[PDB]
Context: bound to proteins that are not shown
RNA sequence: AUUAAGACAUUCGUGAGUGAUUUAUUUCCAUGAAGUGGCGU
RNA sequence: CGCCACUUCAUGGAAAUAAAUCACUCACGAAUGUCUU
Numbered sequence: 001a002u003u004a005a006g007a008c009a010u011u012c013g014u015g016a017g018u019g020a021u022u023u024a025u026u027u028c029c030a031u032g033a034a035g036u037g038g039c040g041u
Numbered sequence: 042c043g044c045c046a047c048u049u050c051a052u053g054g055a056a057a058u059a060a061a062u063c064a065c066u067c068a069c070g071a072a073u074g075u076c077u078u
Stems, first nucleotide, its partner, number of pairs: 004078004009073003013069001015067005021061005028054004034048007
C1' cells in the first nucleotide's frame, strides 16, 4: 500500500568430422692426356 | 750409337619453375510463451 509483491534469458552442447605438401623435372651441356725433341755438323 | 727431359692441373651456362591456396557438412537444436501469492 500504489492493476501490487517474488522471478539471472537460463539448462544441456569439444569448431568438430574426412584430407599424404603432393604432382611434373636426367647435375646436365662444351672440352684431344696432350706438346716438343736436343747434342755429338 | 751414346747421353738426356721439361710443360700444362676448370672455366663458361643453368642456382628453381608451374598446379592446387582450403573444400563439404552443420550456421543454432530442445524446454519455457508465463507461474506463485

An RNA structure (crRNA; NTR) with a sequence from Bacteroides fragilis, in which 78 nucleotides are resolved.
The structure was determined by cryo-EM at 2.81 angstrom resolution and released in 2025.
It comes from the structure "Cryo-EM structure of NTR-bound type III-B CRISPR-Cas effector complex".
The entry has 6 different proteins, among them Type III-B CRISPR module RAMP protein Cmr4, CRISPR-associated protein Cmr3 and Type III-B CRISPR-associated protein Cas10/Cmr2.
The source organism's lineage runs through Bacteria, Bacteroidota, Bacteroidia, Bacteroidaceae and Bacteroides.
The entry is indexed under CRISPR-Cas complex, adaptive immunity, RNA degradation, second messenger, IMMUNE SYSTEM/RNA, IMMUNE SYSTEM-RNA complex.
Ions in the entry include manganese(II).